Keywords: protein-RNA complex, transcription factor NF-kB, TRANSCRIPTION-RNA COMPLEX. This is an experimental structure of RNA (RNA aptamer), with 29 nucleotides shown. Huang et al. published it in Proc.Natl.Acad.Sci.USA in 2003: "Crystal structure of NF-kappaB (p50)2 complexed to a high-affinity RNA aptamer". Sample source: Synthesis of the RNA fragment from the t7 promoter in vitro transcription. It was solved together with Nuclear factor NF-kappa-B p105 subunit. It was solved by X-ray diffraction to 2.45 angstroms. It comes from the structure "CRYSTAL STRUCTURE OF NF-kB(p50)2 COMPLEXED TO A HIGH-AFFINITY RNA APTAMER".
Context: bound to proteins that are not shown
RNA sequence: CAUACUUGAAACUGUAAGGUUGGCGUAUG
Numbered sequence: 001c002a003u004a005c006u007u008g009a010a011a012c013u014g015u016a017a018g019g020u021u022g023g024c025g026u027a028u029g
Stems, first nucleotide, its partner, number of pairs: 001029005010021004
C1' cells in the first nucleotide's frame, strides 16, 4: 500500500465551542 474478514485511528481548526477529515486489528499479495 491492494483485496478479505472486520472495526475504529491520526489530526486540524480554535470556543457564550464545536465542527470537518475519518479509524485499530488478523490475515493475504